An RNA structure (crRNA), in which 41 nucleotides are resolved. Ions in the entry include magnesium. Primary citation: Zheng et al., Signal Transduct Target Ther (2025), "Molecular insights and rational engineering of a compact CRISPR-Cas effector Cas12h1 with a broad-spectrum PAM". The entry also contains Cas12h1, not shown here. It comes from the structure "Cas12h1-crRNA binary complex". The structure was determined by electron microscopy at 3 angstroms resolution and released in 2025. The sample was in a buffer at pH 7.5.
[PDB]
Context: bound to proteins that are not shown
RNA sequence: GUGCUGGCCGCUCUCGCUAGAGGGAGGUCAGAGCACAUAAU
Numbered sequence: 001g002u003g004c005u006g007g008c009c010g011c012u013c014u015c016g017c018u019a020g021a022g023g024g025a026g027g028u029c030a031g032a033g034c035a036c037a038u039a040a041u
Base pairs, nucleotide, nucleotide: 001036002035004033007028008027009026011024012023013022014021015020
Other pairs, nucleotide, nucleotide, family: 003034cWW005030cWW006029cWW010025cWH016019tWS032033cHS
C1' cells in the first nucleotide's frame, strides 16, 4: 500500500400510516488488530 468498524448530523428516494421502517450520496467524532493472489465475476 489493499480489505473489514460503528455513533451522530442535515438533505434526497421506496413502501405504510391506530406507526414508522428501510435504501443512496455527504458532513463530523471516535475505533483500530490481523489477514493478503491479483483481475474479473